[PDB]
Released in 2003, the model rests on X-ray diffraction data to a resolution of 2.6 A.
An RNA structure, in which 24 nucleotides are resolved.
Crystallisation conditions: pH 7.0, VAPOR DIFFUSION, HANGING DROP, temperature 293.0K.
RNA sequence: GAUCACUUCGGU
RNA sequence: GAUCACUUCGGU
Numbered sequence: 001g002a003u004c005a006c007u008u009c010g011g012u
Numbered sequence: 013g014a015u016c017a018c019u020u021c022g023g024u
Stems, first nucleotide, its partner, number of pairs: 005024003010019003
C1' cells in the first nucleotide's frame, strides 16, 4: 500500500 | 424497543 473483520463519535 | 443497510476522520 492492497484487501478483510470488528468498533467510538457523527452523516444517510 | 425491533429488523436490514450505506458513509467521513479515527481505533484494534
Keywords: DOUBLE HELIX, RNA.